The RNA (IRES RNA (67-MER)) has 67 modelled nucleotides. Entry title: Solution structure of the delta-J-delta-K domain of EMCV IRES. Released in 2016, the model rests on solution-state NMR data.
RNA sequence: GGGGCUGAAGGAUGCCCAGAGAGAUCUGGGGCCUCGGGAGAUCGAGGUUAAAAAACGUCUAGGCCCC
Numbered sequence: 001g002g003g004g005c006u007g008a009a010g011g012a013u014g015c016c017c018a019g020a021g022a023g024a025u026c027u028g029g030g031g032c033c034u035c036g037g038g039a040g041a042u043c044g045a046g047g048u049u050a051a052a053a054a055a056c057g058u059c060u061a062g063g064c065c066c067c
Stems, first nucleotide, its partner, number of pairs: 001067006010060005015030006031048007049055001
């Protein structure tokens, strides 16, 4: 570079808050947790501008196999 398959997984970054700190920096967080019925598996409810923890936005569009 070409062909096929596949996916949005992974990673980074932005912000805010909390704790320590004269400093700068460091740590935690970027969905899971709780309750209810049920031997099972499964279903339902609650949460969500700030908080008990969190949710979010943006950037990247690549990944796998073969030559």